RNA sequence: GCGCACUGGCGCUGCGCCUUCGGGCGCCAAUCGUAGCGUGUCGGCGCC
Numbered sequence: 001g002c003g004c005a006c007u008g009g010c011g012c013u014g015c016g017c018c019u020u021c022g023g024g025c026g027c028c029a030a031u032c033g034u035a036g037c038g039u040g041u042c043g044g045c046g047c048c
Stems, first nucleotide, its partner, number of pairs: 001047004006043001009039005014027004
């Protein structure tokens, strides 16, 4: 550099609830992930 998407972060933009207040929880199934759209990383693992 690149891949895996383990890590499930981060950037956007909206409903619900909870909440004092610096926060929380939810948002069918399929498709990494996500409410959804976007992005392959402080790091781990594999190539070179």
This is an experimental structure of RNA (Pepper (49-MER)), with 48 nucleotides shown. The PDB entry is titled "Crystal structure of the Pepper aptamer in complex with HBC508". It was solved by X-ray crystallography to 2.7 angstrom. Crystals were grown from: 0.1 M ammonium chloride, 0.005 M magnesium chloride, 0.025 M HEPES, pH 7.0, 1.25 M 1,6-hexanediol, 40% MPD.